[PDB]
Context: one part of a larger RNA, bound to proteins that are not shown
C1' cells in the first nucleotide's frame, strides 16, 4: 500500500468462473507456550429441565418496653 | 419512693421490594431513533408558598 | 372532656390440633403517630329572606 | 335570622375599549 | 356622571372572582425530641 | 397562674423537579410462484352516552358507506428485539449488530387480580395446561432467561469462592444491608510490551 | 607483499542480568499479582522454540535412503508405473516466531452487482413488430447599465 | 419602537437543539505502548481559578440570506391593478 | 367609531 | 357613476401536430379481366414401347400406351420484365380495371402553441406448420404401401398416394419472425450511382 | 408549356466503395466513433459451463401448445476471434 498471480491452446489475443493473497472486539479446533501489563467467557443448539446454599430489609435525641433482659442506681 | 425518667432482644406502626441484575421468545411503521403535543392527563417523594366558618 | 375522648390486639404468659410448613384454633394481660370519634379558638366582609318611616 | 372554611358536582354571571 | 382599576397565550367560554345549590366529604394536628426561659 | 424558642412525624392545595402513559412528522430486510384486502359481529367517518388518569371505534345504540394498495396495501418468510455502534474500507460501498449505554418486551405457556403514588409483578396471589416435590395418602408446598453449580443440548462457555474497602442504591437510618458492584480462582476469546544471551582473545576464512 | 575491517569455532576467558527461590516492606477489607529488595540463582549458560513448507502460483533442494499409478500428497495445475526436486523418511534450508496451522461465517480482491463504474453483431445477453397509462426525461425566453462600495 | 399582508417547494450559506461511550482529534514521559484522564511546580502548613480541549453525527423537522439551475398552477369574457364620488 |  | 395607464397577449424549434398542391408506390379491402402450362375429358391420325434411373424395377401398354392437332372444364399458379430496386410497424406485398379509406417524402411567407421522447399493467396485427366446420380438391406431397441399393435402409433414388397445400367464418401466438445491431436527439472524412419530390440550366426529340 | 435525355443544387430513403487520425479480443464497424479524459434521455436484458426453458404452481387455448419460472446434484473448464 488506489496492486494482483495459477489454471482452456500446438502457440496466441479474449470473455469467463475456479484457485491462490490479507483482514474479521470471529466461533470452533490441532500443536506449542517462560515474564509484564488489558482483558471476553452456557448468546447461537433447548425462552430446555433442575438438586443445594445466597440473592431485600430497615430503628433515629425525636411512634409503641415493665422481657419474669442488661448495665448501673436508691 | 418514684410514672418513665441508660441501652435495649421482640412484636406493633410506617416505608421499601414496581429500582437492580437476567434474557431476546414473541414482535417487520409495530418496537425503535430523530422531531413534536398534553389547551387531552396521572405522579409516593424533593424544594416554595398557602391553610379562620367547627360550634347547635 | 379539650387539662387530651372510646373499643380492641401484637409481642408476653399457658390449653392445643396435625407427619407436615413464617399451617392453624381457643383464653388471660397491655399500648399508639394503629383504629375510631370529638372540641375544630378567636374574626370581618358578602349574598338571600326580612323586624318600619 | 339563614348561607358563607377547604374539597366535589351542577347551572348562571363578570373577566372591558384600547 | 365631569376626573375613571383590571393578569396571560399564536391561540381559549384560559387563569381566576361573584353567585344559587349539592355531598351521608378517610380534608381542616387528641402527635414526638431538646432547652428551659420571661411576665400574674 | 399567663406566655414562650429550637426542631420531628403528619393532612390538603398550588407550582416545582423525579417521570410515565398517549401522540405528530420522516426513516427498516427478503418475496408478487402475495393483486386486490378490511366491513353484516368495528372496517373508515358522524351524533349521545358508558368507561378511563385522561383523548380516541376503546366499548354502545342510531346512522352513513367509506378507509388502503404497482409510490407494492394484504399476505408470507427472518436462523429478526430496535438504536449508539462492529468488521473491512481510495471513495463511494458490502457484512453484522444476543452481550455491560438508551428504548421495548419477557419470568415454563395463557389469562384474572389484590395492595400501592407507581405493577396486570410472578424472589405477589388465584384458576387452567405441562412438568415436578415430599407424605403418616387425609393432604401441602411449586418456578435460576439473578450469583454459583448440575444435567441435557451441542463445534462451542470458568468458582456451588472472599467482602461491602471502592462506586452507588434502599430503609425510620451518620450505623443495618447489598451474588447490585468490587476482590481473588480458571482463561493463548482478543490484544501491549518484551527474554531464550552481549564482548574479548585464540583457530579457520574474506573484503579495503 | 603489507597492516586493518568483517565473518564461523559443544575453543579459552571474564564480566551482566532475569526466569526462579526467598528473608523483608510494600499492596489488599483480609489474603494474593504487581511495583522494591536482603541471601542463593546460567556454559552444551539443557534456563534445550515452536507451527508449516522446500514443482509453480509462493521465500526455501533437480541432496541420500524407503517405496513403485500401492500407500499416499496434492485449495487449483498435478505427482507416484525401479533414477519421486512433490509421497515415507535423515540432513541442509525457508516464512512467521510465543505464535502458527486446519473448518466454516463474510469484507478486499470483484469495474465477477459497476450510482461513481460492468455488458447486450459474433463469447451468457434487443422484447416478432406497433399502440399505450403510471413512471423517467422535457427547446429558446423576462436586471441590466450603477455607481456606491 | 413602528405598520402592513405574501406564491408553494426542491437547492445552497448560516445558525440552534442536538446522551454519554466507540471514531478523529489538543494536553499529559502510566519507565515504553496498548492505556488512563491524569496531572505539574516552590521542595510550600501550598499554588498553578491546574487540566478533564475541538470536530463529525445520513436522512426528517426549526430558524436566516441567495434566487442561478429545475417542479406545481397562476398567463384574454378583465370577474384587472390606482383614485375620486 | 373612543 | 366618473377617472385612470403605453391599459393587460414572447417568438413561431433543421420539436411536435393539423390543413392545403401536385405526385409516388410488386402499402391495404372489394368486385372484375387475362395468360401460358398441368390434369381431366371429347374428336381426329399412325404403331411398338412409353416412363424413370449412375444401372434397373415396382407402373401404363396392340382394348392402342408414349406422341401430334382441335376444343371445353377444373383448381392452383402470376416466368421472362425482376435490379446490391420500390412500399409497408413488422410478418409481408408482383396480370388488368374501377371503386373505397389510408401514407411518406417533397413544395408553402397556412395554422396551433409544447400539445413531446421512451414506455410497467393494458391492446391491435403476427410466415409457416398445427385445430374446428362449408367448399373446392389441378399439381406437389408429411403419414402408409412397393420398386431400387445397401452387411442392414421404417433414409437419401423411383412411381401411387391420405391429412395438407387453395378459400370462406371462428382458433393458435410461435420462427436463423436476423441488421443475430431496441427508439428518440446532436456532432463527426471523402466519393460515385440509384428511387421519391422540388430548383436552375440546358439544347435534341416523327412528340 | 409539358414528358423523354443531359448537366448543376436541396430535402427524404435503400444501399455501396475508399481511409483511420477513431473504436475493437479480433473478423469487422462510417457507426458497432465522439469511453478510466468514464454521465444527452428512455424501455427491455445478461452474470462460468450443465441439470433446463426442466419440475411445481399461476394463466390463456378445443388440443397441439404460448406467457411466467426454480431447486437439489453435478463440473474445471464450456465458449468468442484469429494463428
Nucleotide at each position: 500500500u488506489a496492486c494482483c498471480u495459477g489454471g482452456u491452446u500446438g502457440a496466441u489475443c479474449c470473455u469467463g468462473c475456479c484457485a491462490g493473497u490479507a483482514g474479521u472486539c470471529a466461533u470452533a479446533u490441532g500443536c506449542u507456550u517462560g515474564u509484564c501489563u488489558c482483558a471476553a467467557a452456557g448468546a447461537u443448539u433447548a425462552a430446555g429441565c433442575c438438586a443445594u446454599g445466597c440473592a431485600u430489609g430497615u430503628g433515629c435525641a425525636a411512634g409503641u418496653a415493665u422481657g419474669a433482659a442488661c448495665c448501673a442506681a436508691u | 419512693g418514684a410514672a418513665c425518667u441508660g441501652u435495649g432482644a421482640a412484636a406493633c406502626u410506617g416505608c421499601g421490594a414496581a429500582u437492580g441484575g437476567c434474557u431476546c421468545a414473541u414482535u417487520a411503521a409495530a418496537u425503535c431513533a430523530g422531531u413534536u403535543a398534553u389547551a387531552g392527563u396521572u405522579u409516593g417523594u424533593u424544594u416554595g408558598a398557602u391553610g379562620g366558618u367547627a360550634c347547635g | 372532656u379539650a387539662c387530651u375522648c372510646g373499643g380492641a390486639u401484637a409481642a408476653c404468659c399457658g390449653u392445643a390440633g396435625u407427619a407436615a410448613u413464617u399451617c392453624u384454633a381457643g383464653a388471660g394481660c397491655u399500648a399508639a403517630u394503629a383504629c375510631g370519634u370529638g372540641c375544630a379558638a378567636c374574626a370581618a366582609a358578602c349574598c338571600c329572606c326580612g323586624a318600619c318611616u | 335570622g339563614g348561607g358563607c372554611g377547604c374539597a366535589u358536582u351542577u347551572a348562571u354571571u363578570a373577566g372591558a375599549u384600547a | 356622571u365631569g376626573a375613571u382599576c383590571c393578569g396571560a397565550u399564536g391561540a381559549u367560554u384560559c387563569a381566576u372572582g361573584a353567585u344559587a345549590a349539592c355531598u351521608c366529604g378517610a380534608c381542616g394536628g387528641a402527635u414526638c425530641g431538646c432547652a428551659c426561659g420571661g411576665c400574674c | 397562674g399567663c406566655c414562650g424558642g429550637c426542631g420531628a412525624c403528619g393532612c390538603a392545595u398550588c407550582a416545582u423537579u423525579c417521570a410515565a402513559a398517549u401522540u405528530u412528522c420522516u426513516g427498516c430486510c427478503c418475496u408478487a410462484u402475495c393483486a386486490a384486502c378490511u366491513u353484516u359481529c368495528g372496517a373508515u367517518g358522524g351524533u349521545a352516552g358508558g368507561a378511563u388518569a385522561g383523548g380516541g371505534g376503546c366499548c354502545u345504540a342510531c346512522c352513513a358507506u367509506g378507509g388502503u394498495g404497482g409510490u407494492g396495501a394484504c399476505g408470507g418468510g427472518u436462523g429478526a428485539c430496535g438504536g449508539a455502534g462492529a468488521a473491512u474500507u481510495a471513495g463511494g460501498g458490502u457484512u453484522c449488530g444476543a452481550u455491560u449505554c438508551c428504548g421495548g418486551a419477557g419470568a415454563g405457556g395463557g389469562a384474572g387480580c389484590c395492595u400501592g403514588a407507581g405493577a396486570a409483578a410472578c424472589g405477589g396471589c388465584u384458576a387452567c395446561c405441562a412438568c415436578a416435590u415430599c407424605c403418616a395418602a387425609g393432604g401441602a408446598a411449586g418456578g435460576c432467561a439473578g450469583c454459583a453449580g448440575g444435567c441435557g443440548c451441542g463445534c462451542a462457555a470458568a468458582u456451588u469462592a472472599c467482602c461491602c474497602a471502592a462506586u452507588c442504591c434502599u430503609g425510620a437510618c451518620a450505623c443495618g444491608g447489598g451474588g447490585a458492584g468490587g476482590u481473588a480462582g480458571u482463561g493463548a476469546c482478543a490484544a501491549u510490551a518484551a527474554a531464550u544471551a552481549a564482548c574479548a582473545a585464540u583457530a579457520c576464512c574474506g573484503g579495503g | 607483499u603489507g597492516u586493518c575491517u568483517g565473518g564461523u569455532a559443544a575453543u579459552u576467558g571474564g564480566a551482566a542480568u532475569g526466569a526462579g527461590u526467598a528473608c523483608a516492606a510494600u499492596c489488599u477489607a483480609a489474603a494474593u499479582c504487581c511495583c522494591u529488595u536482603a541471601a542463593c540463582g546460567a556454559g552444551g549458560a539443557u534456563c534445550c522454540a515452536u507451527u508449516g513448507g522446500a514443482g509453480g502460483g509462493c521465500a526455501a533442494g533437480u541432496c541420500u535412503g524407503g517405496u513403485g499409478c500401492c500407500a499416499g500428497c496434492a485449495g487449483c495445475c498435478g505427482c507416484g508405473g525401479u533414477a519421486a526436486u512433490u509421497c515415507c523418511a535423515g540432513c541442509u534450508c525457508c516464512a512467521a516466531u510465543a505464535g502458527c496451522g486446519u473448518a466454516u461465517a463474510u469484507u478486499u480482491a470483484a469495474g465477477u452487482u459497476g450510482u461513481u463504474g460492468c455488458a447486450g453483431u459474433u463469447a451468457a445477453a434487443a422484447a416478432g413488430c406497433u399502440c399505450g397509462u403510471a413512471g423517467u426525461u422535457g427547446g429558446a425566453c423576462c436586471u441590466u447599465g450603477g455607481g456606491c462600495c | 419602537g413602528g405598520c402592513a399582508u405574501c406564491g408553494u417547494u426542491a437547492c445552497u450559506u448560516u445558525g440552534a437543539a442536538g446522551a454519554a461511550a466507540u471514531u478523529a482529534g489538543a494536553g499529559u514521559g502510566c519507565u515504553c505502548a496498548a492505556a488512563g484522564c491524569a496531572a505539574g511546580c516552590c521542595a510550600u502548613c501550598g499554588c498553578u481559578c491546574u487540566g478533564g480541549a475541538u470536530a463529525c453525527a445520513u436522512u426528517a423537522g426549526c430558524a436566516u440570506g441567495g434566487g442561478a439551475u429545475a417542479a406545481c398552477a397562476u398567463c384574454a369574457u378583465a370577474g384587472g391593478a390606482u383614485u375620486c364620488c | 367609531a373612543u | 357613476g366618473a377617472g385612470u395607464a403605453a391599459u393587460g397577449a414572447u417568438u413561431a424549434a433543421u420539436a411536435g401536430g393539423g390543413a392545403c398542391a401536385g405526385u409516388c408506390g410488386g402499402g391495404g379491402g372489394c368486385a372484375u379481366u387475362c395468360g401460358u402450362a398441368u390434369u381431366u375429358c371429347a374428336u381426329a391420325g399412325u404403331c411398338a414401347g412409353a416412363g424413370g434411373u449412375g444401372a434397373a424395377a415396382u407402373u401404363c401398354u396392340u382394348g392402342g400406351a408414349u406422341u401430334u392437332a382441335u376444343g371445353a372444364a377444373a383448381g392452383a399458379c402470376g416466368a421472362a420484365c425482376a435490379a446490391c430496386u420500390g412500399c409497408g410497424a413488422a410478418a409481408g406485398c408482383a396480370u388488368u380495371u374501377g371503386c373505397c379509406a389510408a401514407g411518406g417524402a417533397u413544395g408553402u411567407u397556412u395554422u396551433c402553441a409544447u400539445u413531446a421522447a421512451u414506455c410497467a399493467a393494458g391492446a391491435a396485427c403476427g410466415a409457416a406448420a398445427g385445430u374446428u366446420g362449408g367448399g373446392g380438391g389441378c399439381u406437389c406431397g408429411a403419414a402408409g404401401a412397393c420398386g431400387a441399393u445397401c452387411a442392414g435402409a421404417u433414409a437419401c433414388c423411383g412411381u401411387c398416394c391420405u391429412a395438407g397445400u387453395c378459400u370462406c367464418a371462428a382458433c393458435c401466438a410461435u420462427a436463423a419472425a436476423c441488421g443475430a445491431u431496441g427508439c428518440c436527439g446532436a456532432c463527426c472524412a471523402g466519393g460515385g450511382a440509384u428511387c421519391g419530390g422540388c430548383g436552375g440550366a440546358u439544347g435534341u426529340u416523327g412528340c | 408549356a409539358g414528358g423523354a435525355c443531359u448537366c448543376c443544387g436541396c430535402c427524404g430513403g435503400c444501399a455501396c466503395c475508399u481511409u483511420a487520425u477513431g473504436a475493437g479480443a479480433a473478423a469487422u464497424c462510417a457507426a458497432a466513433g465522439u469511453c478510466u479524459u468514464u454521465g444527452g434521455g428512455u424501455u427491455c436484458c445478461g452474470g462460468g459451463g450443465g441439470g433446463a426453458g426442466u419440475a411445481u404452481g399461476g394463466u390463456c387455448g378445443c388440443a397441439a401448445g404460448g406467457c411466467u419460472g426454480a431447486a437439489a446434484c453435478u463440473u474445471a473448464a464450456a465458449g468468442g476471434a484469429a494463428u
Primary citation: Mishra et al., Structure (2024), "Cryo-EM structure of wheat ribosome reveals unique features of the plant ribosomes". An RNA structure (18S rRNA, nucleotides 1 to 1149) from Triticum aestivum, in which 975 nucleotides are resolved. An Rfam search finds the family "Eukaryotic small subunit ribosomal RNA" in it. The literature on the family includes a 2001 paper in Science by Yusupov et al., "Crystal structure of the ribosome at 5.5 A resolution". Clan: SSU clan. The entry is indexed under Protein Synthesis Machinery, Eukaryotic Ribosome, Plant, TRANSLATION. The entry has 32 different proteins, among them Mitogen-activated protein kinase, Ribosomal protein S10 domain-containing protein and 40S ribosomal protein S29. The entry also models potassium, magnesium and zinc ions. Entry title: Atomic structure of wheat ribosome reveals unique features of the plant ribosomes. Released in 2024, the model rests on cryo-electron microscopy data to a resolution of 2.88 A.